[PDB]
Context: one part of a larger RNA, bound to proteins that are not shown
RNA sequence: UGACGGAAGGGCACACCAGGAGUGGAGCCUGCGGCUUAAUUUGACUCAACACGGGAAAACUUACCAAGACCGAACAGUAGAAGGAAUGACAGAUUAAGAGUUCUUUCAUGAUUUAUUGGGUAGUGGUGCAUGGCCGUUCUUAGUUGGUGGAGUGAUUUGUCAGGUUAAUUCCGGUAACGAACGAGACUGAAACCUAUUAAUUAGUUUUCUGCCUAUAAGACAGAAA
RNA sequence: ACUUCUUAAAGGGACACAUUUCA
RNA sequence: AAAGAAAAAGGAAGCAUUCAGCAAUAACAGGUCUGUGAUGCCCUUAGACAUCUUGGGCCGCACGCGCGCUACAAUGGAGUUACUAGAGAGUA
RNA sequence: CCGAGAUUGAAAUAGUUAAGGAAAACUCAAAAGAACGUACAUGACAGGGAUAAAUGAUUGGAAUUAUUUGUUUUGAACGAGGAAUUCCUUGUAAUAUCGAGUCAUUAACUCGAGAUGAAUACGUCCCUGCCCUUUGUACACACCGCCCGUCGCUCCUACCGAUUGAAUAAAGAGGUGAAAUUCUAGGAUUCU
RNA sequence: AAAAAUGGAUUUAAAUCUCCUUAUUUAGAGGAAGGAGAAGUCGUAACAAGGUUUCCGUAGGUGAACCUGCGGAAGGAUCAU
Numbered sequence: 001u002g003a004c005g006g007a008a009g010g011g012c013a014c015a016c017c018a019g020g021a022g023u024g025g026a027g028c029c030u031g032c033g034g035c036u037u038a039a040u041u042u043g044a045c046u047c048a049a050c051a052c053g054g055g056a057a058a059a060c061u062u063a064c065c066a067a068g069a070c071c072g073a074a075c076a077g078u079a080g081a082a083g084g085a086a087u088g089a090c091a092g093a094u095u096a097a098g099a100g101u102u103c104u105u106u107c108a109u110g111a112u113u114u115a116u117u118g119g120g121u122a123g124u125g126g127u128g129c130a131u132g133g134c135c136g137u138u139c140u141u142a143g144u145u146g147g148u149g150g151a152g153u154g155a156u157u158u159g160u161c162a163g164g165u166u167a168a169u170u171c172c173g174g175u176a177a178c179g180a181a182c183g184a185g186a187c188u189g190a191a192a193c194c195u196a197u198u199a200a201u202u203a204g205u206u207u208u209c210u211g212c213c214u215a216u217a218a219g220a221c222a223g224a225a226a
Numbered sequence: 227a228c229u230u231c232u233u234a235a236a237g238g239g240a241c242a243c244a245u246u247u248c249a
Numbered sequence: 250a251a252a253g254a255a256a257a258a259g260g261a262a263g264c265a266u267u268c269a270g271c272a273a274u275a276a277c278a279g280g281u282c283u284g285u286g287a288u289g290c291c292c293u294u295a296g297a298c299a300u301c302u303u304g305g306g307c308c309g310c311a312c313g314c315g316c317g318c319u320a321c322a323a324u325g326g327a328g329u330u331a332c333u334a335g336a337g338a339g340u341a
Numbered sequence: 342c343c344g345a346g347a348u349u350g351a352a353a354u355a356g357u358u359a360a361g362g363a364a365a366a367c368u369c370a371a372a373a374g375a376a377c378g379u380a381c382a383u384g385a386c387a388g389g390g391a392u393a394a395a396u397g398a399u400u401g402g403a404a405u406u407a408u409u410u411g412u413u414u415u416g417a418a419c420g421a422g423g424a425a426u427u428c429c430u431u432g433u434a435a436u437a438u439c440g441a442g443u444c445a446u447u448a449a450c451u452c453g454a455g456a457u458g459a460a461u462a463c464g465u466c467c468c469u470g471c472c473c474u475u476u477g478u479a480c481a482c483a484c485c486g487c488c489c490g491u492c493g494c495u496c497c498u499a500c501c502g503a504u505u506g507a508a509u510a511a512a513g514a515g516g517u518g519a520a521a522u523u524c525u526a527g528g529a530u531u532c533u
Numbered sequence: 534a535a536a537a538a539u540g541g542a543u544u545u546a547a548a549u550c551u552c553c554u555u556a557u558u559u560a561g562a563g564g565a566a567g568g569a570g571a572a573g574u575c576g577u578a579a580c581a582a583g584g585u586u587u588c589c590g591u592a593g594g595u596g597a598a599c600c601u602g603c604g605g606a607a608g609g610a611u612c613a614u
Base pairs, nucleotide, nucleotide: 001481002480003478004477005476007475008474009473010472011471012470013469015465016464019429020428021427022426023425026319027318028317030315031314032313033312034310035309042053043052064305065304066303067302068301075118076117077116078115079114085112086109087108088107089106091104092103093102122293123292125291126290127289131287133281134280135279136277137276138275143182144181145180147178148177149158150157151156163172164171187270188269189268190267191266193238194237197235198234199233200232203229204228205227206226207225208224209223210222211221214218246255247254248253321422325381328377329376330375338368339367343362349356388419393414394413395412396411397410398409435457436456438454439453440452441451442450484583486580489576490575492573494570495569496568497567498566500564501563504560506559507558508557509556510555511554513552514551515550516549517548520545521544523542524541525540526539530535531534586607587606588605589604590603591602592601593600594599
Other pairs, nucleotide, nucleotide, family: 002483tSS004581tWS007582tHS013466tWH014018cWW015468cWS017430tWH018461cSS019460cSS024423tHS024424tHS025320cWW026418cSS028449tWS029051tHS031050cSS031052tHS034311tHS036040tWW037039tHS038065cSS039305tSS040309tHS041055tWH044049cSS057061cWS058401tWS068097tWS068099tHS069300cWW070299tWW071295tHS071297tWH074119tHS078116cWW081111tWS082111tWS084110tWS084111tHS085110tHS090100cHH090105cWS094101cWH095097tHS100105tWW111113tHS121294cWW128132cWH130282tWH130288cWS133284tHS139274cHH142183tWS146160tWH147159tHS148159cHS152154tHS162173tHS164252tSS165170cWW166168tHS168184cSS194196cHS200201cWS200203tWS200229tWH201365cHH212220cWW213219cWH229231cHS232365cWS239261tWS242243cHS242263tWS244257cWW245256cWW249252tHS259263tWH260262tHS282288tWS297299tHS320388cSS321385cWS322325cSS322386tWH326380cWW331374cWW333372tWH334455cSS335454cSS339362tSS344361cWW344369tWS345360tHS347358cWW350355cWW353411cSS354397tSS361367cSS362364cSS364367tHS371438cSS372456tWS383384cSS389418tHS390417tHS391416tHS392415cWW399408cWH400404tWH400445cSS401403tHS431461tWH432458tSS433459tWW434458tHS437455cWW443448tWW448450tHS465467cHS477581cSS479579tWS479580cSS487579cWW488578tWS490597cSS491574cWW493571cWW502562tHS503561tHS512553cWW518547tHS519546tHS522543cWW527538tHS528530tHS528536tWS528537tHS529536tHS575596tWS576597tWS581584cWH611613tHS
C1' cells in the first nucleotide's frame, strides 16, 4: 500500500422484499459427462463451460476410423536422354471403383522431368504456460494519473477532503495545496411533437368523365384522367 | 389539382424555468 | 444561504424523458495458433499427420446434468365466418 | 437464374404451363383474440400427440441409421409437478404469431418485429454481492490465506535405566618387599 | 695394618597385590524427549471481535490442540460522559 474480517458508519443493484411467470416432475428437441465402438474427432467445466465454437455435420464441411491410390518432392548438381527423360491409354484379370493402381498387349504425346543428394514447402498437427489481433471478465459502478508545491530518512502521502447533494470525486462548500488530463456528463442512433416550412412518386385524399348496382336517397365498385 | 395522414429533410420544441413546500 | 429534493399544473414529451452505442487506469499467464498466406519453437514430411477417392462415424445407449418446445383442458379442444400489424428479403 | 403473381391438374404434399419485379412500383400473406349452433359436458373423453404400420411426393450424384412432408390407422406417459432454483418494475412480464441468419433439403435455435396488455414496491441492506470512510491483521499465491497439537512410518541426536555392568588411567591407605647406601660384627687373603 | 665373601639393624625405597576414590570412554530390555522428511489419520487452538478478545502466574481436567476457577496485563476491540 493492497486484500480480507461471522468490525463499525454512509450509499447502490429484481440482491432481497410484495408479487407474476416459471424451471425441477411427463413426452420430445438439443448440448455436455459416462458407457459402447474401427472411429463414436475436438475446444470450453461456478458466475466468466453445457441451442456456446454464429457447430440446424447424409457426400464436401471433417480435424476420426477402414481401405485405395497420390506429390501439392519448388531450386540446384549428377545419371540418362529429343535415335525417346518420361506420361496417358482400348481389352482380359486384380480393384468398391469407368484409380492404366497393378500382371499381359503394343498404341498415342513429347524434356512438361523420372531416379538421385543438399534443401524447401505443406499440415483443422502440438504448444493460447512463446505471441499478435479480437473477445470475455474483475465491472455497470465511479473510478484513475503527473506537473509544480507541502509532509516523511523511506516505501509512500496531499491534491482525490468536514458536512450536504447527485445516477456519478456531479456539484455547493472546505482547504497545502494550485493548476490540469482521462472516465461521468457532454456526444451518436431509435421513440414521444409540428393542420408552421420544403417537397409528391413508386404514398394518400379530392374532383371530373365513361360504365355498373342497390337504396329514398346517399353512395359503392371498375376503368380513365387532373 | 392536392398535402391532414404517409414518406424525409431543415428548423423549432424542456433547461426543471416557474409556482408551492423542504433542505 | 447554496448545490439540490418532493408534489401539482401546463405540455407530445418532466425517473438525465425512455431504450440502446461509444465507454478510463491496471490486470487474468480467462478463450481462440481449428478464421486468417497474422505467427515463434517443436512434430510428420513420398509407405506423410501433405492432398485426393469410396464407405462409415461425429445421430452410436445401462444411466446423470443444462438450455428449450408441447401438454396435463371448459379463462378449453374441435367445425365454420369476418378479421387487424410492423420490420424484413428477392434474378443470368 | 432469386423472390414468385395469375390459370389449371387434385383429398393433401406437391406437378404441367406461366406475368410483373434489381423493387414505397411485383411478389409478401398474421393469429392470439372476435362471431355462428337444442355440437362437445367432465369421463386420460373429442384434453395429450409420443410411439409404431401401410402407402403419396419433394431436394439431392446419393435419403437405409426414417432429410422434409401428405394420407388412414395406432392413442403411451402426462390430473399442475419433491429438495432446490431462474428472469422480471410499464406498452415491461406474460401469452400466441410474423420476418431474417443458417438454408440444394432441414428449426423446437438465435437476431429482430409487431398483436393483446396483469398483479405487485416506490422500499431495505435480512441473504448474494459492489463503491467510499474509520479500524485490526501473524494474510501479500493476499481467507480457497496462514497456522497449532496428539497419533502412525523412516532416519538422526542426547537423557533415565535392573545389570554389586565393563574397560583404561591417575591419586589415597595398607600387606609383601629387590637393591644401593650408613652403622655394626666377620676376616678368606697379603705385608712387615 | 689393610681387606674380599658373609650375618644383623636403620635410611632411601623400586615392584607387586588388596581395598577405596576420581576422571574418561562404552553395552543395556524398557521409559520419557527433541529434530528432519514423507503435500499420512483426527480435529480448529492462534492471526479479523478468528467467530468464547488474547496473554501471564497458579490449580485441576482432558485424545489433541486446549478448557475451567482465582488474581493480574493491554501487547484491546475503550485514551472520551